An RNA structure, in which 28 nucleotides are resolved.
Crystals were grown from: 27% PEG MME 550, pH 7.5, VAPOR DIFFUSION, HANGING DROP, temperature 277K.
The entry also models zinc ions.
It comes from the structure "Crystal structure of human RIG-I CTD bound to a 14-bp blunt-ended dsRNA".
It was solved by X-ray crystallography to 2.4 angstroms.
Sample source: chemically synthesized.
Lu et al. published it in Nucleic Acids Res. in 2011: "Crystal structure of RIG-I C-terminal domain bound to blunt-ended double-strand RNA without 5' triphosphate".
[PDB]
C1' cells in the first nucleotide's frame, strides 16, 4: 500500500 | 430490521 476482520459511533432509503 | 453510505480506532495476512 492492497486485501481482509474486529470495536465504537453517525446520516439516507425502504 | 434489512440495505446502502461515511466518522474514528485497533488488529490479521502479504
Nucleotide at each position: 500500500g492492497g486485501c481482509g476482520c474486529g470495536c465504537g459511533c453517525g446520516c439516507g432509503c425502504c